[PDB]
Context: bound to proteins that are not shown
RNA sequence: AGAGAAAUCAAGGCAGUU
RNA sequence: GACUGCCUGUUUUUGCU
Numbered sequence: 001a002g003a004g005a006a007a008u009c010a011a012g013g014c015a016g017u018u
Numbered sequence: 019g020a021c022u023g024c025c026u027g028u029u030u031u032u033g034c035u
Base pairs, nucleotide, nucleotide: 002009003008011026012025013024014023015022016021017020
């Protein structure tokens, strides 16, 4: 972008490394 | 930072009476 409607998705965590 | 793998698709504070 979009879905969507009174606020969210569009990935999120953990381990190691760095 | 990201960047190497691992895990999750209802159990993540989230379907009560």
The RNA with a sequence from Thogoto virus (isolate SiAr 126) has 35 modelled nucleotides.
Keywords: RNA polymerase, TRANSCRIPTION.
Method: cryo-EM, resolution 2.87 angstrom. The entry became public in 2024.
The depositors describe the entry as "Cryo-EM structure of Thogoto virus polymerase in transcription initiation conformation 2".
The entry also contains Polymerase acidic protein, RNA-directed RNA polymerase catalytic subunit and Polymerase basic protein 2, not shown here.
The 2024 paper behind the entry is "Cryo-EM structures of Thogoto virus polymerase reveal unique RNA transcription and replication mechanisms among orthomyxoviruses".